Keywords: Ribosome, H68, translation, protein synthesis. An RNA structure (23S, nucleotides 3 to 570) from Staphylococcus aureus, in which 565 nucleotides are resolved. Cimicata et al. published it in Mbio in 2022: "Structural Studies Reveal the Role of Helix 68 in the Elongation Step of Protein Biosynthesis". An Rfam search finds the family "Bacterial large subunit ribosomal RNA" in it. It comes from the structure "Staphylococcus aureus 50S after 30 minutes incubation a 37C". The sample was in a buffer at pH 7.6. Among the 23 different proteins in the entry, which are not shown, are 50S ribosomal protein L19, 50S ribosomal protein L24 and 50S ribosomal protein L30.

[PDB]
Context: one part of a larger RNA
RNA sequence: UUAAGUUAUUAAGGGCGCACGGUGGAUGCCUUGGCACUAGAAGCCGAUGAAGGACGUUACUAACGACGAUAUGCUUUGGGGAGCUGUAAGUAAGCUUUGAUCCAGAGAUUUCCGAAUGGGGAAACCCAGCAUGAGUUAUGUCAUGUUAUCGAUAUGUGAAUACAUAGCAUAUCAGAAGGCACACCCGGAGAACUGAAACAUCUUAGUACCCGGAGGAAGAGAAAGAAAAUUCGAUUCCCUUAGUAGCGGCGAGCGAAACGGGAAGAGCCCAAACCAACAAGCUUGCUUGUUGGGGUUGUAGGACACUCUACGGAGUUACAAAGGACGACAUUAGACGAAUCAUCUGGAAAGAUGAAUCAAAGAAGGUAAUAAUCCUGUAGUCGAAAAUGUUGUCUCUCUUGAGUGGAUCCUGAGUACGACGGAGCACGUGAAAUUCCGUCGGAAUCUGGGAGGACCAUCUCCUAAGGCUAAAUACUCUCUAGUGACCGAUAGUGAAC
RNA sequence: AGUACCGUGAGGGAAAGGUGAAAAGCACCCCGGAAGGGGAGUGAAAUAGAACCUGAAACCGUGUGCUU
Numbered sequence: 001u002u003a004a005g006u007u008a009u010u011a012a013g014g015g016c017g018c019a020c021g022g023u024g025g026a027u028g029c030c031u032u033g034g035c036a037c038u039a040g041a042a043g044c045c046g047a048u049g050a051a052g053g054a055c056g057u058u059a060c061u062a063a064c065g066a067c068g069a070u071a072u073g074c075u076u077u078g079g080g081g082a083g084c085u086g087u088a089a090g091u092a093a094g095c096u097u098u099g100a101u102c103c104a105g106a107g108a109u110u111u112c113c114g115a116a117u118g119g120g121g122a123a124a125c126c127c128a129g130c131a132u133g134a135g136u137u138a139u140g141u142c143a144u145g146u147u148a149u150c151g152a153u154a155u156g157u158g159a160a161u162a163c164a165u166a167g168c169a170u171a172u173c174a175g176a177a178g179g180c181a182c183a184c185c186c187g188g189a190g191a192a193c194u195g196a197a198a199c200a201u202c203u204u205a206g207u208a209c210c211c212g213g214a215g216g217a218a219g220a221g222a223a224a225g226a227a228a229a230u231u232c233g234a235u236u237c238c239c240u241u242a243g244u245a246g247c248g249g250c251g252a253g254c255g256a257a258a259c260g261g262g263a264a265g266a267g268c269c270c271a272a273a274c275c276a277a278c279a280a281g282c283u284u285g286c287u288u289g290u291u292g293g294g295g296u297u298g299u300a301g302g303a304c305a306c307u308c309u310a311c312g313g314a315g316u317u318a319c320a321a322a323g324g325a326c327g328a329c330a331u332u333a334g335a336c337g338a339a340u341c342a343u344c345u346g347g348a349a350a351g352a353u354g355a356a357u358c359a360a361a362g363a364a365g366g367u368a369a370u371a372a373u374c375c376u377g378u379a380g381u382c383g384a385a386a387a388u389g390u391u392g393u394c395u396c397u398c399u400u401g402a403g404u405g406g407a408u409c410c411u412g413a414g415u416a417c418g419a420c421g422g423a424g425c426a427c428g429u430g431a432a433a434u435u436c437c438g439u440c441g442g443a444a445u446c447u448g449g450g451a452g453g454a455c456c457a458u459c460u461c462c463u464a465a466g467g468c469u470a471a472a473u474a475c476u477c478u479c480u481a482g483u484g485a486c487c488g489a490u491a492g493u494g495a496a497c
Numbered sequence: 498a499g500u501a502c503c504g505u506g507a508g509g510g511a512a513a514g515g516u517g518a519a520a521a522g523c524a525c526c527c528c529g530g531a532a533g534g535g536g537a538g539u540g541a542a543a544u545a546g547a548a549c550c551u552g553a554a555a556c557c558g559u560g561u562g563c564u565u
Base pairs, nucleotide, nucleotide: 013565014564015563016562017561018560019559020558021557022556028550029515030514033487034486035484036483037482038481039480040479042476043475045178052113053112054111055068056067059091060090064086065072074107075106078103079102083095085093118127119126120125128147129146130145131144132143134141149176150175152172153171154170155169156168157167184215187211188210195202199249236263237262238261239260246254247253267468268467269466270412300411301410304405313398314397327391328390329389335381336380340355341354342353343352344351356373357372358362364376365375366374417441418440419439420438421437422436423435448463449462450461451460452459502509503508522549525536526535527534528533
Other pairs, nucleotide, nucleotide, family: 011012cHS011013cHS023555tHS024554tHS025552tSS025553tHS026552tHS027551cWW031488tHS031489tWH032496cSS033492tSS033493tHS034492tSS041478cWH043181tWS043216tHS046115tWS047117cWH049115tHS049116tWS049117tWS050116tHH050178tSS051114tHS053124tSS056071tWS057066cWW058072cWS060087cWH062088tWS063087tWS073108cWW076105cWW077104cWW077385cSS078385cHS081099tWS081100tHS082097tWS082100tWS083100tWS084094cWS087088tWS135140tHS148177cWH151173cWW158166tHS158167cWS159165tWH180214tWH183216cWW184474cSS185213cWW185218tSS186212cWW189209cWW190206tWS190208tHS191207tWH192205tHH193204tHS194203cWW196251cSS202252tWS206207cHS215217cSS216474tWS217473tWH220235cSS221234cSS222266cWS222267tHS222469tWH223233tHS225232cWW225461tHS226231cWW227229tWS228452tWS234471tWW235472tWW240259cWW241258tWS242257tHH243244cHS243255tWS244256tWH245255tHS246426tSS248251tHS248252tHS248428cWS251428cWH252428cWW263472cSS264471cSS266469tWS271296tHS272295tHS272410cSS273294tHS273302tWS273303tSS274303tWS276291cWW277279tHH281282cHS281289cWS282285tHS297298cHS297411tWS300446tHS302409cWW303408cWW306404cWW308401cWS310311cWS311312cHS314320tWS315321cWS316395cWW322396cHS324395cWS331388cWW333334cHS333385tHS334382cWW337361tWS337379tHS338358cSS338361tWS339372tWS339373tHS345349tWH346348tHS347368tSS348368tSS361378cWS363377tHS367371tWH384387tWS413444tHH414415cHS414442tWS415443tWH415465cSS416442tHS432434tHS444465tWW476477cHS488496tWS489496tWS489514tHS491496tWH494498tSS498512tHH499500cHS499510tWS500511tWH501510tWS504506tHS504507tHS516520tWH517519tHS517521tHS517542cWS518541tHH520543tWW521539cSS521545tWW522546tSS522547tHS523537cWS524537tHS529531tHS529532tHS538546tWW539543tWH540542tHS540545tHS543546cHS
C1' cells in the first nucleotide's frame, strides 16, 4: 500500500475569570446658605411727594450694589496712620503720610413715573397757561416758580323768587386721600366639602374668604352685682374646680360658673339742685342763655339746717401742669488688654519628644497638619468730638382736711317695660332668668323703683337710663446680641450660584 | 431666583457649591489648518490642568488563562 477501528485536525463569532482604560457623578469630608428659639430695643411710612419702579452717572466691561445733571457722589465734625482706586480679577490715569482710602454722626443735591394732584393718557410720555428774569431788532425757543379735588379758616359777593340761606369767588391752615406685617386687636357680611357610618334640626363654624377702622397695642373696667357667709369687693391674665353642673334627632356632639390659690392692683369726672355776683335777656322779676363757683350717692349722697381748722403734702405713670440744673450708670468709631523656646518627621508643625511660663484670660476663629503663650481675640480695667435712655437728689406747681343732721327741692325719658319676629349667652327660645337688632305700643320720682334662673310673699342686695381710666395680657414684617443630643447641596427656604 | 422657561391673562415655576498652602494656571521644542496630544517644566502631588477634592454602579472598550 492493503482492511478494519479509535480518533482526527477550526475558532467566524460567543461564554466565564483576571488586568487596564473610558463614561457618569453616588459616597466621605467641607461650608457661603437655611431652620427653630431665647433675651431685649422697637412696633405704620406718605402732598416737605410713599412703598415699588423707569431712565441715567466711572476706565475697560458687562449684570448687581451704591449714587442722581453737584450723579461710581458733594460739605461739616471726629476714631487711625501708608496706603488706595465698589463690582471683574486685573491694570489705568491718579492721589496721599498734608490723614486722602476707611467707620460713626450730621447738612445739601435729589431726573421721570407712581395716591400723582395744571390738562390728557396705551405709567415712566404728549399738550398747556400765568408772573418774572436769559435771551432775542422783536416774536420763537428754553430757565426758576406756579395752577387738582374736598375740608377747616378770615373776608367780601350774596341765583329761579326782595331781604336771607345756599352758594360765587377771593385770600387762608393743608386736615385728608395712598401704601400696608392684614401677625395681633376691634367692627360689617358670611360658605361648602366634612361628622351624624344615608340626611334635613344639629356639626364643620361664626372657620375660610371678602369688606372697612386702622393702634402700637386694641378691647374691657369702677355695682340697679356676685351671692346667702362673719364674706369678697372695678376690670384683665395664669392654675384649679372639671370633662363636673348643664345643653342635645337627650343622637353625633357642645360644655360653664361660683368659690379657692396667685400676677397686678385706683379710681375719677360731668349732669340736676335751693343757689348768686351786674346782665349777659331786658316788662324793674322771674323766665331763660351765654361765664365762674356747686357737687355728683347708698345704713341714702349732695343741696338745705348748724361748726374746728389749711400747707404739709403731692407729682411731669390718672386724679395738675412745663422745662429747666447738676448729673451716676450704659451706650453706638471704643481703646488698652499676660505668658514658648529647642529638636525629629515633613512641602509646611500647632503633632511627637524635651524643658519652661501666664491665668479674674484653658470661649472661638485664623495661620502651609491638631496653638492658653504666632495673629484677630477672650477675662478684666480706665474713659464718651456729636446723642441717647435707665437712674438718683433737687426745682416745679398747685391745692388744707374734716364731723354731726337725715328727706325741706334734686338724684341721668319715647327711657325703663310689654307684645310679634330673630339673634347672642355653655344653653336647640323653654321659665329664658340675664343681654342685643327690626316693627310697634309705652310707667315712677325714695316708705319710689330694679335684682336673688318661672313665679307670690318675709329677708337680704343694689340705685340703671352720661363720660374718662395705668398695671398685670396678645402678636412679630423688623433690629442688636446670642443659643441648639437642628439640615449639610435630591438636605435645609422655591432660591448657598 | 420669584430668574431660564411656560401661559392671552389671573398665574405656575426650575436645574446649577469644591484647583492648590501659594497661580507658581504648563516659557520652550515636536505633530497638527485647528482642536487635541507628546515631551519638557512648576508643584508635596498634574490619572491636582479649570469638564479641575474623592470618584461607586449601570453602560462602552482593549488585552489575555481555560472553554466552545